Keywords: RNASEH, PROTEIN-RNA COMPLEX, RNA BINDING PROTEIN, PIRNA BINDING, PAZ PIWI DOMAIN PROTEIN, HYDROLASE, RNA BINDING PROTEIN-RNA complex. An RNA structure, in which 40 nucleotides are resolved. It was solved together with Piwi-A.
[PDB]
Context: bound to proteins that are not shown
RNA sequence: UCUCUUGAGUUGGACAAAUGGCAG
RNA sequence: UGUCCAACUCAAGAGA
Numbered sequence: 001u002c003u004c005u006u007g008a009g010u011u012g013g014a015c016a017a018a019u020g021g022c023a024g
Numbered sequence: 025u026g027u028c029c030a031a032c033u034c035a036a037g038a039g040a
C1' cells in the first nucleotide's frame, strides 16, 4: 500500500508459576 | 500449568 470500522483464525512476550481428571 | 497484553493474514460493511 485509498481509509475507517466489527468479527474469526493463527503468532510471540511481559509475568506468575507445576493441573480437578477419571479418563483410556 | 494459566493469565493480561500487542502485531500480521482472511472475510464483511460504508464510500456519485
Base pairs, nucleotide, nucleotide: 002039003038004037005036006035008033010031011030012029013028014027015026016025
Other pairs, nucleotide, nucleotide, family: 007034cWW009032cWW013014cHS016017cSS

Notes
It comes from the structure "Cryo-EM structure of Ephydatia fluviatilis PiwiA-piRNA-target complex". It was solved by cryo-EM to 3.5 A.